[PDB]
Context: bound to proteins that are not shown
RNA sequence: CCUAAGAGUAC
DNA sequence: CTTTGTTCAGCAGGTACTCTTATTCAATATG
DNA sequence: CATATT
DNA sequence: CTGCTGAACAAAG
Repeated sequence: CCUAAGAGUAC
């Protein structure tokens, strides 16, 4: 640096 | 020159924004 | 002892 | 989960 996952904010 | 009657066919899911955490094929095999 | 493939 | 209509295959008097 990439990818994925999760949590969350306003609708 | 028209009649039904079964079996297979192809995806998408709103707009922004914040943060964290894990992870990049295991190991047996040959040089 | 270190890279390559299933 | 969640939703269908055709396109295609076998059948026939």
Background: Primary citation: Zhao et al., Nat Commun (2026), "Stepwise transcription stalling by the anti-cancer drug Actinomycin D and insights into short tandem repeat transcription inhibition". This is an experimental structure of RNA, together with DNA, with 61 nucleotides shown. The entry is indexed under RNA polymerase II, actinomycin D, CTG repeats, Transcription. Entry title: The structure of 1 ACTD bound to RNA polymerase II elongation complex with 2 CTG repeats. Method: electron microscopy, resolution 2.96 A. The entry became public in 2025. The reconstruction used 77,764 particles. Ions in the entry include zinc and magnesium. Among the 13 different proteins in the entry, which are not shown, are DNA-directed RNA polymerase II subunit RPB2, DNA-directed RNA polymerase II subunit RPB3 and DNA-directed RNA polymerase II subunit RPB4.